[PDB]
The RNA (tRNA) from Escherichia coli has 76 modelled nucleotides. Among the 51 different proteins in the entry, which are not shown, are 50S ribosomal protein L5, Large ribosomal subunit protein uL1 and Large ribosomal subunit protein uL29. Rfam match: tRNA. The family's RNA type in Rfam is transfer RNA. The depositors describe the entry as "E. coli pre-elongation complex without an A-site tRNA with EQ2-EttA in Hydrolytic 1 conformation". The entry also models magnesium, zinc and sodium ions. Primary citation: Singh et al., Biorxiv (2023), "Cryo-EM studies of the four E. coli paralogs establish ABCF proteins as master plumbers of the peptidyl-transferase center of the ribosome". The reconstruction used 86,261 particles. It was solved by electron microscopy to 3 angstroms.
């Protein structure tokens, strides 16, 4: 140089040609415990990559840049 996927909560990832947006652990208390762990109750979290566009809706649609993950670079 040219091609492709990914971005979704502190991590790991689900997520309907639209419907607060969801699980597991992590965080908050309260319980149990001499005290912690492991258990049990209860609760919060969100840039849906970023301006952009046909839309009754843009998370999943809608050129595009940002990054990281790839592929390919062969006769020469």
């Nucleotide at each position: 140089g040219g091609g492709u996927g990914a971005u979704u909560a502190g991590c790991u990832c689900a997520g309907c040609u639209g419907g607060g947006a969801g699980a597991g652990c992590a965080c908050c208390u309260c319980c149990c415990u001499a005290a912690c762990a492991a258990g049990g109750a209860g609760g919060g979290g969100g840039u849906c990559g970023g301006c952009g566009g046909u839309u009754c809706g843009a998370u999943c649609c809608c050129g595009u840049c940002a990054u990281c993950a790839c592929c390919c670079a062969c006769c020469a």